[PDB]
RNA sequence: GGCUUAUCAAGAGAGGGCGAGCGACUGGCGCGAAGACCCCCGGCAACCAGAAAUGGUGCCAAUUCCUGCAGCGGAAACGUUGAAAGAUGAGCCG
Numbered sequence: 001g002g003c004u005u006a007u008c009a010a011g012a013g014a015g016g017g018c019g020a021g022c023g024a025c026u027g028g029c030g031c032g033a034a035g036a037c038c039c040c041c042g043g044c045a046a047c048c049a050g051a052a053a054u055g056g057u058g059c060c061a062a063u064u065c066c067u068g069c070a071g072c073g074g075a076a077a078c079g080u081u082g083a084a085a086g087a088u089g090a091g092c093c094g
Stems, first nucleotide, its partner, number of pairs: 001093008013041001015040003021031003025068001027066002042060003047056003064085001069082005
């Protein structure tokens, strides 16, 4: 990087640090020099280890912010269900 499999409308910031874009991509729509993103602290959480205590990951704005492709409903806007694309853990393949 791919494959398999579980999970993805619950939960989590009166805190510090740095200084530019960030929310994967599309179309919308947000966050942001009153400091976003990312890092530390803290917290949630319980996939893995553990008997536990704790540790390895993960997560902490908006449903994965909505969406993209199909099924069904609808005249349509749109609704709903499920894929796809993403995300995380574990195992495995080259």
The RNA (SAM-I RIBOSWITCH) with a sequence from Thermoanaerobacter tengcongensis has 94 modelled nucleotides. Released in 2016, the model rests on X-ray crystallography data to a resolution of 2.5 angstroms. The model includes bound s-adenosylmethionine (SAM). It holds a match to the Rfam family "SAM riboswitch aptamer (S box leader)". Its family is annotated with regulation of gene expression in the Gene Ontology. Its Rfam clan is "SAM clan". Ions in the entry include barium and potassium. Crystallisation conditions: 40 MM NA-CACODYLATE (PH 7.0), 80 MM KCL, 10 MM BACL2, 12 MM SPERMINE-HCL, 14% (V/V) MPD.